[PDB]
Context: bound to proteins that are not shown
RNA sequence: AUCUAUAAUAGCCUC
RNA sequence: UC
RNA sequence: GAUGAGGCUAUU
Numbered sequence: 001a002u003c004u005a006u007a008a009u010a011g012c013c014u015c
Numbered sequence: 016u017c
Numbered sequence: 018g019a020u021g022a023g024g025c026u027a028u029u
Base pairs, nucleotide, nucleotide: 007029008028009027010026011025012024013023014022015021
Other pairs, nucleotide, nucleotide, family: none
C1' cells in the first nucleotide's frame, strides 16, 4: 500500500 | 424517447 | 398502474 471481500429490504440522486 |  | 442499471444512505 484497501488492492480483496460483501446477504436481503427500503429510500434518495443520475441516465 | 419528444 | 409505477421498470432496468449505477452510486450513496438507514434497518434487519
Entry title: Early transcription elongation state of influenza B/Mem polymerase backtracked due to double incoproation of nucleotide analogue T1106 and with singly incoporated T1106 at the U +1 position. Shown are 29 nucleotides from a PDB entry: RNA (mRNA; 3' vRNA). The entry also models magnesium ions. Kouba et al. published it in Cell Rep in 2023: "Direct observation of backtracking by influenza A and B polymerases upon consecutive incorporation of the nucleoside analog T1106". The entry also contains Polymerase acidic protein, RNA-directed RNA polymerase catalytic subunit and Polymerase basic protein 2, not shown here. Keywords: Influenza, viral RNA-dependent RNA polymerase; antiviral drug; nucleoside analogue; T705 (favipiravir); T1106; cap-dependent transcription; backtracking;, VIRAL PROTEIN. Released in 2022, the model rests on electron microscopy data to a resolution of 2.7 angstrom.